This is an experimental structure of RNA (tetrahydrofolate riboswitch aptamer domain) with a sequence from Streptococcus mutans UA159, with 89 nucleotides shown. An Rfam search finds the family "THF (Tetrahydrofolate) riboswitch aptamer" in it. On this family, see Ames et al., Chem Biol 2010: "A eubacterial riboswitch class that senses the coenzyme tetrahydrofolate". About the family: Tetrahydrofolate (THF) riboswitch was first reported for Ames et al. as an RNA motif in 5' untranslated (5'-UTR)regions of folate transport and biosynthesis genes in Firmicutes genomes. Its family is annotated with tetrahydrofolate metabolic process in the Gene Ontology. Crystallisation conditions: 100 mM MES, pH 5.6, 200 mM NaCl, 2.5 M ammonium sulfate. The depositors describe the entry as "Apo structure of the THF riboswitch aptamer domain". Primary citation: Wilt et al., J.Struct.Biol. (2021), "Tying the knot in the tetrahydrofolate (THF) riboswitch: A molecular basis for gene regulation". The structure was determined by X-ray diffraction at 1.9 A resolution and released in 2021. Ions in the entry include sulfate and magnesium.

RNA sequence: GGAGAGUAGAUGAUUCGCGUUAAGUGUGUGUGAAUGGGAUGUCGUCACACAACGAAGCGAGAGCGCGGUGAAUCAUUGCAUCCGCUCCA
Numbered sequence: 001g002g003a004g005a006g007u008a009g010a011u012g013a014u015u016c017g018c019g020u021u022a023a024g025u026g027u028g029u030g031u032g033a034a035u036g037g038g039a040u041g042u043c044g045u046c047a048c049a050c051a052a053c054g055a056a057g058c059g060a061g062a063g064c065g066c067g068g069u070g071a072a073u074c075a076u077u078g079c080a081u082c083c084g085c086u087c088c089a
Base pairs, nucleotide, nucleotide: 001088002087003086004085009077010076011075012074013073014072015071016070017069018067019066020065027051028050029049030048031047032046033045037083038082039081040080041079057064058063
């Protein structure tokens, strides 16, 4: 010099669920904690609570819809400078 590993989070796919009498999402408020193992810088975001709005159901049924819906899995992704670590000759 070359090639990699390495996180909070995010995004997608798939499977299984949940709500559809409205939970979740979103928004607002309070609070906390946060971007590879280390350093500095922040412009980082996520979480836990609480609140008031808003919503798509159809069907005899099986089901099929609707919701910026939850989880798990897999994939992808994951700020700048610097260090560290593994591999190659």